[PDB]
Context: bound to proteins that are not shown
RNA sequence: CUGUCCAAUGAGCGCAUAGUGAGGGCAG
Numbered sequence: 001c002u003g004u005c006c007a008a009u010g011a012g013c014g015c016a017u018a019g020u021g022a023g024g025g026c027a028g
Stems, first nucleotide, its partner, number of pairs: 001028006012020002
């Protein structure tokens, strides 16, 4: 890359931490 599920009404990270901030799972 394509399909699908999740996700700013917070994904993921985790002594920048009174913080960070869009991305992740699964299938080809």
U4atac snRNA with a sequence from Homo sapiens: 28 nucleotides with solved positions. The depositors describe the entry as "Structure of a hPrp31-15.5K-U4atac 5' stem loop complex, monomeric form". Lineage of the source: Eukaryota > Euteleostomi > Sarcopterygii > Tetrapoda > Homo. The structure was determined by X-ray crystallography at 2.63 angstrom resolution and released in 2011. Among the 2 different proteins in the entry, which are not shown, are NHP2-like protein 1.